[PDB]
RNA sequence: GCGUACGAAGGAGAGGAGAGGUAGAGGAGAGUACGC
Repeated sequence: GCGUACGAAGGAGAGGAGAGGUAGAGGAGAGUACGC
């Protein structure tokens, strides 16, 4: 990194370099586990 599982819990951009939010008027993208 991809998949997968539980869970309210997302993208290092699967939409915004903000044509919505600047530690967010919602998510420091909670965390764990398995396969690859």
Record summary
This is an experimental structure of RNA, with 36 nucleotides shown. It was solved by X-ray crystallography to 2.8 angstroms. The entry also models potassium ions. The depositors describe the entry as "Crystal Structure of the Mango-II-A22U Fluorescent Aptamer Bound to TO1-Biotin". Primary citation: Trachman 3rd. et al., Biochemistry (2018), "Crystal Structures of the Mango-II RNA Aptamer Reveal Heterogeneous Fluorophore Binding and Guide Engineering of Variants with Improved Selectivity and Brightness". Sample source: RNA was in vitro transcribed. The entry is indexed under Fluorescent, RNA, Aptamer, G-Quadruplex.